Notes
The PDB entry is titled "Cryo- EM structure of ribosomal large subunit (LSU) from Entamoeba histolytica at 2.8 angstrom resolution". An RNA structure (25S rRNA (3068-MER), nucleotides 769 to 1576) from Entamoeba histolytica HM-1:IMSS, in which 752 nucleotides are resolved. Sharma et al. published it in Nat Commun in 2025: "Cryo-EM structure of ribosome from pathogenic protozoa Entamoeba histolytica reveals unique features of its architecture". The source organism's lineage runs through Eukaryota, Amoebozoa, Archamoebae, Entamoeba and Entamoeba histolytica. It holds a match to the Rfam family "Eukaryotic large subunit ribosomal RNA". For this family Rfam cites "Crystal structure of the ribosome at 5.5 A resolution" (Yusupov et al., Science, 2001). The sample was in a buffer at pH 7.4. Released in 2025, the model rests on cryo-electron microscopy data to a resolution of 2.8 angstroms. The entry has 41 different proteins, among them Large ribosomal subunit protein uL15A, Unknown peptide and Large ribosomal subunit protein eL22.
Context: one part of a larger RNA, bound to proteins that are not shown
RNA sequence: ACCCGUCUUGAAACACGGACCAAGGAGUCUAACAUGGAUGCGAAUGAGAAUAGCAGGAAAGCUAUAACAUGAAGAGAAAACGAAAAACUAUGAGAGUGUAGAAAUACAUUUAGCAAUAGUAUCUUUCAAUAGAAGAAGUAAAUAUGUUAGGACCCGAAAGAUGGUGAACUAUACUUGAACGGAUUGAAGCCGA
RNA sequence: UGGUGGAAGAUUCACGCAGUGUUAACGUGCAAAUUACUUGUCAUAUUUGAGUAUAGGGGCGAAAGACUCAUCGAACUAUCUAGUAGCUGGUUCCACCUGAAUAUUCCCUUAGGAAGGUCAAAGUAUUAAUAGUAUUGAUUGGUAAAGAUAAUGAUUAGGUGU
RNA sequence: AACAUCUUGUCAAACUAUGAAUAAACAAAGAAGAAUUCUCAGUGUUAAAUACACUUCAGGAAUUUAAAUAUAAACAUACUUUGAAUCGGCCAAGUCUGGUAAGCAGGACUGGCGAUGCGGGAUGAACCGAACGUCGAGAUAAAGUGCCAAAAAGAAACAUAACGAGUACCACAAAAGGUAUUCAUUCAUAUUGACAAUAGGAC
RNA sequence: AAGGAAUGUGUAACAACUCACCUAUCGAAUGAAUGAGUCCUGAAAAUGGAUGGCAUUAUAAUUUCUUAACUGAUACUCGACCGUUAAAAUGAAGACAUUUUAACGAGUAAGGAAACGAAAUGGCGUAAGGACAACAAAAGUAGUAAAGAUUUAAAGUAAUUUAGAUUGAAACUGUCCUUAGUGCAGAUCUUGGU
Repeated sequence: ACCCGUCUUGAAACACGGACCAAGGAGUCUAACAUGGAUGCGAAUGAGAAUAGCAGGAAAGCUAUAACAUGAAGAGAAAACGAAAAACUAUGAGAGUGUAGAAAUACAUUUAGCAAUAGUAUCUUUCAAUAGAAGAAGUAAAUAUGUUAGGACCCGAAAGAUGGUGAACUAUACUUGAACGGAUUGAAGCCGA
Repeated sequence: UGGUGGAAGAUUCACGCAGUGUUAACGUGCAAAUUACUUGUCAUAUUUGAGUAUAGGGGCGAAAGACUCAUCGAACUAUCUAGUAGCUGGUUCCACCUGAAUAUUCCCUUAGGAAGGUCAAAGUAUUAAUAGUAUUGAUUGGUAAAGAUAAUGAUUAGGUGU
Repeated sequence: AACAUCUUGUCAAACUAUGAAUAAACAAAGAAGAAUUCUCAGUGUUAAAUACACUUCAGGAAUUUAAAUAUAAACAUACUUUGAAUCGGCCAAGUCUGGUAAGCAGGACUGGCGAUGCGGGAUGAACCGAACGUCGAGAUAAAGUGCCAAAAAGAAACAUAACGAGUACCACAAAAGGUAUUCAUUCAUAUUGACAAUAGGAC
Repeated sequence: AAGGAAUGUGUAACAACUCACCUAUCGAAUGAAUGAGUCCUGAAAAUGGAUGGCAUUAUAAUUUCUUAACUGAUACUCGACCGUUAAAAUGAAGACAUUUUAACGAGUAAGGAAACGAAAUGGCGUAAGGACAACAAAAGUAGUAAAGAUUUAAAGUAAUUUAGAUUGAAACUGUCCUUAGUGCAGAUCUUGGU
């Protein structure tokens, strides 16, 4: 020193699962987008698009001035268009000197003004700038994470549809077969006095 | 009135069959419906074999949603199918660091979602970019309290005058 | 009677003159830490302006200057992106509403439990102390000191002839009554003689 | 000093006793009210039971105190060690993922992929693939006993690893990358055995 797991405001619970052991057992794969960390190149990137060649025999590797994808330009429903005042302002990264404390370091002074943020002129398109431009930032591929579709972390319905099999049980109907022994009671009809 | 006669979906017993009661037995049974006794019925709307006919939104039903192979308020079987599930259950190694939530808006919303808050991890910026605090100064509010011949409303009584 | 008028007693969640405490939002020097002097432009306002308004207190140059509440704050501050889980909650109370009330239902502020163990309250999700790497030695917190159980001796009182009392939350007790008891206050009789009791009288 | 139509008992009533009241006797307080504590009554439920139990009763109960009395938490102080964070110092390879100093360490849901020299958390385990594994021309281990199984000890905070002994007789291991049908106590889990 209360029984583990779980749901739960709250379980040791008079909540559920669990007798015991072994083995199996549940966030995966394909595809689209995005962010992000590493990488190549960069107004380009990819061109393992199909495809065509090479050596070597090879599902591997290498080579192909190349279609296209994304991007380099944006707005508009569309017709129609299509970006400079070779920019401005503020704060801001950095670099020097001098002096002193005196060990590092602390002040003064000269210069520089990137990134970021905010604000300005100017320019493109629009009904409308609130989009954009303002000496381009993108692209490719391999991962992780997130969203999405697919069986979609694994097991779970009652149902729905489609195609077949059943009347050896039972339900009914037809065909053809089988199965009523003993008592009680005493209707018509019939006879007699 | 005495006989005869032997009718009836007449009355009974038996072979059989059923299943009224015991709410008996048994109830991990002899038996996934049986046993014993009691009871009922026990040939013409009777019982029964074989052959045959009728098939699943169908059949068959003296009608109970009964029966259709222990399956019927829609059989069995296989495929679509690993049907869908906001619901239930499970979800597998260690140390270390940080560490929540029940507000707000919309929803056919109320056992669930999305925007948002709280939280983590990544990545930055020299940074007009510190405060769940007090003090001083100028304010805001109408709560506690207070009032009730101060406005609205409620309410006991006593003077004075008309 | 009624109406005026002066008083009196008592009131309001949907009444109010007045009006706190606790609070809310400002300021206490960022066009980048002050100020002053000189110079000064573009638009507009204006009757016109040299006034005024905005323009980095347009702009420009000198001089002065680090000052302007307390406290804290550079592993400060400001964040950006991406994303998880969650939005059944429950408890306490010098709080509130519905209810007779509830371990009832619903709220305002804060602290908790959930998510949390430890020491104490015998036991306990929430109470009290205090939050946790593995340990040693010490002073402590809540709270305790007859034994279980570590640890105390002394002092005074109201209790205790009874299952009376004995660790808050907390696990219960009321009105009322008592010639039960303790203390305190007030009034009267208190002695030169009260009350209680004994004797006579009570006409 | 003193007595009420004389108080009650009481006689049919006048009477008598007794009361208020006055004397005599006797020599310390008495009577009344109000308030505050404590106690008792009020106080009755179903298994036997709960200041926690024993037990206490000028207490071992209640209220208040005195004494530089005492006990005691994972909280505080100091010290040793492990880790996280920060700042300095040093830094081609040492080594233990450097040296010093200071602060810090609870936790459900959840997050912290890999790589990143001062490392943007650190690691253990399973299987397969590409390499590496006796540097001088025979280059990891193995019939001088593999894997597996059972136990005994050691290292690690832990996941786990290492070695011995017994059993076992033919394959296997260590390190770095790559890859995943990669870690079970639960699912009325599946199969088998008990």